[PDB]
Context: bound to proteins that are not shown
RNA sequence: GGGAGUCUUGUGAUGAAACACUCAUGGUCUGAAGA
RNA sequence: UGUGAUGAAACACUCAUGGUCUGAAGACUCCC
RNA sequence: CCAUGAGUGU
RNA sequence: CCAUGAGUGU
Numbered sequence: 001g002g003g004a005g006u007c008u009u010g011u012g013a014u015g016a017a018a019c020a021c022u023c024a025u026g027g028u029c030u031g032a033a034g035a
Numbered sequence: 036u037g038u039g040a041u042g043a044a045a046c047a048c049u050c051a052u053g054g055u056c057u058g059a060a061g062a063c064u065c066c067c
Numbered sequence: 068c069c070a071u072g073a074g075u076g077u
Numbered sequence: 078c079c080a081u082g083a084g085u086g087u
Stems, first nucleotide, its partner, number of pairs: 002066002006062003015056001018077010029042001045087010
Other pairs, nucleotide, nucleotide, family: 001067cWW004064cWW005063cWW009059tWS010059tWS012058tSS012059tHS013058tHS013060tSS014057cWW030041cWW031039tSS031040tHS032036tWS032037tWS032039tHS033040tSS
C1' cells in the first nucleotide's frame, strides 16, 4: 500500500469550560464651608 | 464646623417562567 | 470588586 | 448565565 470480513453504535458514535464555599494579605471616597 | 462642612452606587439571600451542547461514527481481525 | 498565598462541601 | 413576575435577612 491493494482487497475482505467482525464487534459496538440514532434505545446515541465522535468532539466538548460541572457546581457551591472558607481563611490570610494588600489595593479602602471627597476636604471648607453650612442655616 | 479640620476632634470634619459639602457632594456621593450599603451588603446578603429565596421562589416562579422561558431561553438548555454536538448528531455518525468508533474499535477489531483476516488474505497478497 | 481586583490580585496573591492556603484550604473546604456536593 | 440572561430576561420577566413575587418575596426574604442584616

This is an experimental structure of RNA (C/D guide RNA), with 87 nucleotides shown. Crystals were grown from: 2.0M (NH4)2SO4, 2% PEG 400, 10mM MgCl2, 0.1M HEPES-Na (pH 6.0), VAPOR DIFFUSION, HANGING DROP, temperature 293K. Primary citation: Lin et al., Nature (2011), "Structural basis for site-specific ribose methylation by box C/D RNA protein complexes". It was solved by X-ray diffraction to 3.15 angstrom. The entry is indexed under RNA-binding, METHYLTRANSFERASE, SAM, Box C/D RNA, Guide RNA, RNA-Protein complex, TRANSFERASE-RNA complex. The PDB entry is titled "Crystal structure of a catalytically active substrate-bound box C/D RNP from Sulfolobus solfataricus".